[PDB]
Context: bound to proteins that are not shown
RNA sequence: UAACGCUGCGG
RNA sequence: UAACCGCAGCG
Numbered sequence: 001u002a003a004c005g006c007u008g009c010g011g
Numbered sequence: 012u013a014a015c016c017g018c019a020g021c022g
Stems, first nucleotide, its partner, number of pairs: 004022008
Other pairs, nucleotide, nucleotide, family: none
């Protein structure tokens, strides 16, 4: 360490 | 601690 990853919209 | 948040589809 507020806790699987990718893809996106916005704050 | 592989590291701003919400919403949305899949593994």